[PDB]
Context: bound to proteins that are not shown
RNA sequence: AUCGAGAGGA
DNA sequence: GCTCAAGCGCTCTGCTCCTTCTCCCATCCTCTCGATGGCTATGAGATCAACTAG
DNA sequence: CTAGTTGATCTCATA
DNA sequence: AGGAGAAGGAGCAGAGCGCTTGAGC
Repeated sequence: AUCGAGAGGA
């Protein structure tokens, strides 16, 4: 750097 | 007994129902956590096209 | 035009 | 504890018609 997930802000 | 009918099965939509299939689901922004990621050798034959001389 | 040499390049080989 | 819609196919349902008789006046 890629994917995925989670937590969040308006 | 001579023609209109009565049917008749076959085909053509067609009409609705049921089933199946593809797409679609606001915008922008921040951060972390995890997963991932490949790394046989060494030698043998054989061809071929380019230098390096002839 | 001819040999000899040097890399590329490929192929095939044992677990 | 998807949905709305579009597309295909099934099955039955009836209309029509060429046909094949077919039998009454």